[PDB]
Method: cryo-EM, resolution 2.93 angstroms. The entry became public in 2024. The RNA from a metagenome has 88 modelled nucleotides. Among the 3 different proteins in the entry, which are not shown, are a protein. It comes from the structure "Cryo-EM structure of CTR-bound type VII CRISPR-Cas complex at post-state I". The work is reported in "Structural basis for the activity of the type VII CRISPR-Cas system" (Yang et al., Nature, 2024).

Context: bound to proteins that are not shown
RNA sequence: GUUAAAACUCUUCUCAUGCUGGAUUCGAAAUUAGGUGCGCUUCGCGUUUAAGU
RNA sequence: GAAGCGCACCUAAUUUCGAAUCCAGCAUGAGAAGC
Numbered sequence: 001g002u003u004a005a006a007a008c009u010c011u012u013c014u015c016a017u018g019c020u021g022g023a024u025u026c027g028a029a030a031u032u033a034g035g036u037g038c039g040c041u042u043c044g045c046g047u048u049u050a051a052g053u
Numbered sequence: 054g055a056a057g058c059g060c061a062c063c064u065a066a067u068u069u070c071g072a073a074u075c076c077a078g079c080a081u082g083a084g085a086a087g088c
Base pairs, nucleotide, nucleotide: 010087011086012085013084015082016081017080018079019078021076022075024073025072027070028069031066034063035062036061037060039058040057041056042055043054
C1' cells in the first nucleotide's frame, strides 16, 4: 500500500373487525319412628221417715 | 268432689352410577407518505 476515505433504506402506520361452549340427559333407586310400659292408686248412695189411721 | 304422676332407652347407617355425542369454519384489507 483498493478512482480511496466519508455517510445506519431511516422515519409514520395496534392483525384489527364480525361470531355467547352451546345443544341432549329429573340425585334417582332400596329401607313402616319401630320396639318396651294396664289411667292406676285412695273413697260402703250413707244419713233422716213405726202399714199407721 | 279431691290428690299423685305425666318419664325413660336403642338406632340414626349403607350401596350403585358419575358417562356419551356434534362442531373447530369463514370474510375483508396487502397500501400510503416523506427524508